Background:
The RNA (RNA, DNA-RNA ELONGATION SCAFFOLD), together with DNA, has 80 modelled nucleotides. The sample was in a buffer at pH 7.25. The entry has 12 different proteins, among them DNA-DIRECTED RNA POLYMERASE II SUBUNIT RPB4, DNA-DIRECTED RNA POLYMERASE II SUBUNIT RPB11 and DNA-DIRECTED RNA POLYMERASE II SUBUNIT RPB2. The PDB entry is titled "Structure of transcribing mammalian RNA polymerase II". It was solved by electron microscopy to 3.4 angstrom. Primary citation: Bernecky et al., Nature (2016), "Structure of Transcribing Mammalian RNA Polymerase II".

[PDB]
Context: bound to proteins that are not shown
RNA sequence: CAUAAAGACCAGGC
DNA sequence: AAGCTCAAGTACTTAAGCCTGGTCATTACTAGTACTGCC
DNA sequence: GGCAGTACTAGTA
DNA sequence: AAGTACTTGAGCTT
Numbered sequence: 001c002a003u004a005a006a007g008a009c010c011a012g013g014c
Numbered sequence: 015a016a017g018c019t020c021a022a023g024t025a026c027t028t029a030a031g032c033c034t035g036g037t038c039a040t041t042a043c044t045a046g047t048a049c050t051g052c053c
Numbered sequence: 054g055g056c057a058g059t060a061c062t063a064g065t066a
Numbered sequence: 067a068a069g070t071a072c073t074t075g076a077g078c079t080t
C1' cells in the first nucleotide's frame, strides 16, 4: 500500500 | 340504562461471555428474443 | 424466404 | 418453557 462480501447453519474450546 | 370493576382470554416477550474452525449458496420460474430448421 | 418452434438468458417470487 | 403485561369481554351493581 489494497483486496479478499455479507450471512446462514454445524462442530468445538473456557 | 350507565357505569363500575373484575374475571378470563390473548398477544407477546426475552433465553451468557469471549473465542476458534469449516461448508455453502447466493433461485428457480417465467417470459422474451434469437437462431435454426422445415416447408 | 418466411414462419414457427425450441432453447437460452435475463427479470423476479 | 414460563412469565409477563396488555387487552378484552362479561358480569354485577346505582
Base pairs, nucleotide, nucleotide: 007038008037009036010035011034012033013032014031015080016079017078018077019076020075021074022073023072024071025070026069027068042065043064044063045062046061047060048059049058050057051056052055053054